RNA sequence: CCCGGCCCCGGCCCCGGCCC
RNA sequence: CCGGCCCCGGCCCCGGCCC
Numbered sequence: 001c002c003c004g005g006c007c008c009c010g011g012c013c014c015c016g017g018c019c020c
Numbered sequence: 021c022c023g024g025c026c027c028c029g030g031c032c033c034c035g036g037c038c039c
Stems, first nucleotide, its partner, number of pairs: 004038004010032004016026004
C1' cells in the first nucleotide's frame, strides 16, 4: 500500500417534514 | 407525480490524519 477507523469538499439515494 | 429545500441514515468520488 490493501483492509479497518475518524474527519472535510463535491455528487447521488433515502424515513419524516416544509414548500411547489 | 415532477421540481426545490431541511433533516435522518446510507452510498460514490476526492483529500487529510490514524492504523